[PDB]
Notes: Method: X-ray crystallography, resolution 2.02 A. The entry became public in 2012. Shown are 36 nucleotides from a PDB entry: RNA. Primary citation: Ramanan et al., Proc.Natl.Acad.Sci.USA (2012), "Structural basis for Marburg virus VP35-mediated immune evasion mechanisms". The entry also contains Polymerase cofactor VP35, not shown here. It comes from the structure "Structural Basis for Marburg virus VP35 mediate immune evasion mechanisms". Keywords: protein-RNA complex, VP35, IFN inhibitor, RNA binding protein, Interferon antagonism, double stranded RNA, TRANSCRIPTION, viral protein-RNA complex.
Context: bound to proteins that are not shown
RNA sequence: AGACAGCAUAUGCUGUCU
RNA sequence: AGACAGCAUAUGCUGUCU
Numbered sequence: 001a002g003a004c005a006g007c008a009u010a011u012g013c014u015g016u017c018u
Numbered sequence: 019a020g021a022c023a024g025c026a027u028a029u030g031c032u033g034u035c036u
Base pairs, nucleotide, nucleotide: 001036002035003034004033005032006031007030008029009028010027011026012025013024014023015022016021017020018019
Other pairs, nucleotide, nucleotide, family: none
């Protein structure tokens, strides 16, 4: 490097409740 | 407006395999 895996953040869209 | 949830994209981190 690539593939796969786990983790995180940002954004968009949708739905539910208050 | 908030809370929570679903889906997607984008990015980053880590691991393994090749």